[PDB]
RNA sequence: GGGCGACCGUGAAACGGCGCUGGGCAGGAAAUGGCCCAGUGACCUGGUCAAUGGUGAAAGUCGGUGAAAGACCGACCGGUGGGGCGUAUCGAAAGAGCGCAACACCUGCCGCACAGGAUGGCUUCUGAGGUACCGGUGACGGUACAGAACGCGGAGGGGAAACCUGGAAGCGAGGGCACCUCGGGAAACCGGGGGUCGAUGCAUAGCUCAAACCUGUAACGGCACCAGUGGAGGGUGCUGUGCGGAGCAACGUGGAGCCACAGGCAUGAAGCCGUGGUUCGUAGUCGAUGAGACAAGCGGUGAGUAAGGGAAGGGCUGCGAACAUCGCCUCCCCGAAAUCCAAGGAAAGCCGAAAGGCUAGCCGCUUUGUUGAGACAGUGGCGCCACGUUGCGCAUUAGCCGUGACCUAAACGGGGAACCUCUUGGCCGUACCGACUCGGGUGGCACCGGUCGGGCUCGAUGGCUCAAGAGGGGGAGAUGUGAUGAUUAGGGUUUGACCCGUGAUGCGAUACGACCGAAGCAUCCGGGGAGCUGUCUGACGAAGAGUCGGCAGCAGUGGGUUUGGCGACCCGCUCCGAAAGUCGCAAGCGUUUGC
RNA sequence: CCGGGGCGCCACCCCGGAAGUGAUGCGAGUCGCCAACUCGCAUCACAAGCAAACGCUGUAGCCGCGUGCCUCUAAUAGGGCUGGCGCGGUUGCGAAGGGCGCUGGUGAGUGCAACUCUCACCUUCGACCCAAUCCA
RNA sequence: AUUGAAGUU
Numbered sequence: 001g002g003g004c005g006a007c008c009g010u011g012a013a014a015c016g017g018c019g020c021u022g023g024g025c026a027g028g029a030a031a032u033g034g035c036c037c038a039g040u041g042a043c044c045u046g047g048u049c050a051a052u053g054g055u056g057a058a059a060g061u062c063g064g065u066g067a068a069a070g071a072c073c074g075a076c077c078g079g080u081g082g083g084g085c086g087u088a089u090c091g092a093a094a095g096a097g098c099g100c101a102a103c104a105c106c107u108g109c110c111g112c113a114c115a116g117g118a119u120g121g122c123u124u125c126u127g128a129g130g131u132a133c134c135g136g137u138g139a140c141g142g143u144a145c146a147g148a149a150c151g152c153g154g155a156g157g158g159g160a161a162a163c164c165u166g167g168a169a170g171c172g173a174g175g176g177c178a179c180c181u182c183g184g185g186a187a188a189c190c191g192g193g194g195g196u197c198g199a200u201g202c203a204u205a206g207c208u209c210a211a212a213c214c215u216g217u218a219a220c221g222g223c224a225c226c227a228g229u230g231g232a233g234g235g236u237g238c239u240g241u242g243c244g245g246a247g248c249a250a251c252g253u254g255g256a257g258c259c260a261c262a263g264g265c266a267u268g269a270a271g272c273c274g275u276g277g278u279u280c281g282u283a284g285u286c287g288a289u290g291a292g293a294c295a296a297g298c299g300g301u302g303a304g305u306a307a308g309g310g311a312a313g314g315g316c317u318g319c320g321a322a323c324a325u326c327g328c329c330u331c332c333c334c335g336a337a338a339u340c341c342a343a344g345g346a347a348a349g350c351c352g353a354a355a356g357g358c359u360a361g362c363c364g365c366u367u368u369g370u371u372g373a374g375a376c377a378g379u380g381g382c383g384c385c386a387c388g389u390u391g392c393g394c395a396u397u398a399g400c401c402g403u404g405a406c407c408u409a410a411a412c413g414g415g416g417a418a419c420c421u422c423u424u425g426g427c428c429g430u431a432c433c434g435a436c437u438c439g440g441g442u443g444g445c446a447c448c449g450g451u452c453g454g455g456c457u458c459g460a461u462g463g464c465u466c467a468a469g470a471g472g473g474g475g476a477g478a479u480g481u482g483a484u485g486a487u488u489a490g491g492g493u494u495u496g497a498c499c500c501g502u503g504a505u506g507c508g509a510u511a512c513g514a515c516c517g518a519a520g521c522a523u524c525c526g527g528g529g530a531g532c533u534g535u536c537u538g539a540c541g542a543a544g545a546g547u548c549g550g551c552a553g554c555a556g557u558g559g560g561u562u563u564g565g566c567g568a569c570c571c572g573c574u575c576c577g578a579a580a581g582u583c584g585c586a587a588g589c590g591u592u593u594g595c
Numbered sequence: 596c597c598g599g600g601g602c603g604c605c606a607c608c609c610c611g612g613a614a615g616u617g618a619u620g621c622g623a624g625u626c627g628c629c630a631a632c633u634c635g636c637a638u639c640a641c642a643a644g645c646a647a648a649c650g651c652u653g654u655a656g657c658c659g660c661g662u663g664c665c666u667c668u669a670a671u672a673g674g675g676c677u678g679g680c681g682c683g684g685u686u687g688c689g690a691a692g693g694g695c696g697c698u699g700g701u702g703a704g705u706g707c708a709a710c711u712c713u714c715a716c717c718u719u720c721g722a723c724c725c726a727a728u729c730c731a
Numbered sequence: 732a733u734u735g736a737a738g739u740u
Stems, first nucleotide, its partner, number of pairs: 003207002007414004016044002018041008046407005053401003060076005077108001078106004084100004089096002109245005114216004119212001122201001124199002130145006150172003156165003175197003179194006221239006247392009257382005263273003276516002279514004284376003292371005297365005308333003312330003320729001321740003325736002339346002349358003419472007426464003430460001432454005438449003444604002479586006490576002498528004503524005531554003536550005556573006564629003587652006594645002596612001598610004616640002619637003623633003653688010663676004692725003695721002699717006
C1' cells in the first nucleotide's frame, strides 16, 4: 500500500446473471414492480486461420427524363434553423407554449456502432462487522438475509498509542425514475393513489463498470450572452451522435502538398565531434558591404448576415514543462427572404432619407526604425487528385447464426514462508510481578526503602529453540553471488513432459541515410531424456512372475577437506519443476572520530 | 573514534588499530598431477584508509522482437496506457522526504508534591498517515 | 477573498 493487474491449471466450454413461457406467494381498488419452482436461449461470452451451409433488409410520396431512377430534374408532405407579426397561455423582465406567411438546410428509410436516464449484478469498500441454520470442546468455517442520498449518534471491529472504521439500533430529511394508474387541459404543464432505489468505476488507454427497459441530445460540470441589480438565481447558444448502403485491392504515367535531417565545442559566421563496427557519404548557390522576422510609408482592390462548404488558422488564463480538449476570436468560397421607405436603398461593416464618402481586411516595393544567421537546395519517407490495365463484387447483396484447428491481460479454480494475534493440550522446575511523581541513599550511577491488586496447597510465575490448530498477511523492471519459501503447487513417461547445439535461414543497436550485424525471438536439422551392469540378499502379495526393505562396481550427479584445469580424500541422491514474501555474504555511496 | 584490559560501572592507569595513503619480491593456504588463485615484512613509493559505529543501494527512462489499446494527422510523423505487458540490450540521476504518536534523552516553569503536565528541542521506531514522481 | 475553464503524463 497505489480502484485491479505475482505464479500455476481449465478455458470460450462450465458456474452465475439476464430475457421469454408456465405455475405459485405477500401487498394493493387494478396496474407497474418484488419473492419462489420448472423449462428454454440469434444475450453477457473473445481472437487468428480453413472450408463448404441456414436465414436475410432498405430509400417520405407523385411526375418528367435517362440502358436500368433510392441515385439526374421538377411538384408536394415531414423535421430543424435565424428573423417578422399575433395570442387562448405561463412569467417582474428576459424567456417559454401555440398560430400565421416567406426564406435556408436535411435520403426522413435499412444495418451496425455510439451517447443519456432508473434498476440490475461485476471490481473495490462496508468486512478480522450484525442476525438464523449447520459443523466444531475451542479460536472459528459454509450457506441465506439486511443500507434513497445526506446529518447526528455510538453496539461491534483494527492499532502499542495518536487515531481509523461503523446496514447495530435509534433520531432528523422526503428526492430520482427518459416507472405504473386516475383527473384538468390545445400545449408548455398541474394534482390524487402506488412500485422501486448503500458508496465507487469525476479509473483518459490492458481488467470491472455487461447483458436487460426507454430515449436520440431529454444529462452533471465549463465558457459566452440577456434581464434584474439587494439575486423578484431566472434564462438562451455551444459542448450534446457517427459509419455504410458499391465500390475495393494491386501495377504504370503525370500534377501539386506534407514529415525527418537532433545536440555540443567554436565562429568574417568557417571548421570539428556526435555508431557495436577508421565501415561509406551528408553536395552546391546566396549571406554581418546583412538570410529570416517585427511596425511605418507607398500604391492598388475593398466589404455580405441567417444557413451551407474549407486536406483553413489562433494568443491569454495551470507553480513550471509537454502534447490534447471545450469556449471564444480570425481568414477564404457561395449566399436568401419576411419587413420599411423620399421606390434609390436598408434588413446585410460605419456615417448617411438616396446621390456620397470612411474604415476593417487581400496583395506586392525599393525604402524607413529594432533584431539577428540562416534561405534555397540535397537525401530518406507519406499520402491526395486525374488518366489507363488486371482481378474480386455491386440481391440472393450487407447483417446475424452454423462446422473444424490453434491461441489467451474475460470467466472459474490451486498452493504459499517470515511476522502479529487467539484457541486446545503435553511438560519442567521454583512457591511475585506490577504500579507509585511516596522514599531515600549513592562521586553519582548502580542500589534499596515503602504502599495496594491478587498468593496458590495441590496451584501463580519463568522457560520448553514445546505439540497440534484458527484469523490477519503474501502480487510494484534495471549492482554480483547464494539460502529459504520448496526436492512445494503443477506436469510427464519411451506416442514422450523437459533441457542442449561451438549447425542453417529471417528479423534485430543509440545524430541523419546505406551495409555487416551481438543478446533475444521464429522455423529447419541434430541430440540427451525417466539411475546402468548386479534381476547379489530379506520380507509382502499368491504358490511363483511381481511390489518393497537392504545392497558389489558405481558409469553419473552435485556438496565439503574448497583450487583454474586433468582430477586426490569424505557424503546425500536417482523423472522435470514455479511465483509473492523473508534472510545473509560481496561491490558503491554519505557522517563520526583519531591513528 | 573504536578495539584491548585493570578498573561493580564509567569515572581513571595506560595502550592499540592498515599507519594524513599503496605498488614490486622473501616467507605462506587448495591439490595426486600441469601449474593456478590469495596473506605478515623489505630496497621504499606517496594525500585523507576508515579500526569500528553505522544509514542506504532506488528511480527518469530509451532502443529491438512478440502481443494489445487511447488521443491526434489526409497519411508519414507527435503524446500516453506502471519503462502498457513478456523477453534482451542500453544512457543518466542518486545512493535520499515530510506530518501523527512512542522506547527515549536535553533545559526549564509549572498540575501543592515531576521522567511522570506543558513548553521548546537531539532523536528512534511504526507503509501510523501522506509522500512528489514530467517535477521538483 | 484570484487570474477564460481544464484532462492526462

Shown are 740 nucleotides from a PDB entry: RNA from Comamonas testosteroni KF-1. The entry is indexed under CryoEM, Ribozyme, RNA. The sample was in a buffer at pH 7.5. The PDB entry is titled "Comamonas testosteroni KF-1 circularly permuted group II intron 2S state". Released in 2025, the model rests on electron microscopy data to a resolution of 2.67 angstroms.